[PDB]
The PDB entry is titled "T7 RNA polymerase elongation complex with unnatural base dDs".
An RNA, together with DNA: 20 nucleotides with solved positions.
The entry also contains T7 RNA polymerase, not shown here.
Released in 2023, the model rests on X-ray diffraction data to a resolution of 2.9 angstroms.
The work is reported in "Structural basis of transcription recognition of a hydrophobic unnatural base pair by T7 RNA polymerase" (Oh et al., Nat Commun, 2023).
Crystals were grown from: 10% PEG 8000, 8% glycerol, 5 mM B-mercaptoethanol, 100 mM Tris pH 8.1.
Context: bound to proteins that are not shown
This record gives sequence, C1' cells and structure tokens, in this order.
RNA sequence: GCGGCGAU
DNA sequence: TCGA
DNA sequence: ATCGCCGC
Repeated sequence: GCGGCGAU
C1' cells in the first nucleotide's frame, strides 16, 4: 500500500 | 483535471 | 478522521 476486523 |  | 489487531 491493498484485503478484512474492531474502537471513537 | 482531480477528489470527494 | 484518528487508532489498533489480523492477512497479503
């Protein structure tokens, strides 16, 4: 950086 | 032309 | 928008 999870 |  | 975890 991309994929997904979660927090606000 | 691009980002949003 | 910021922060983390996992994967690549």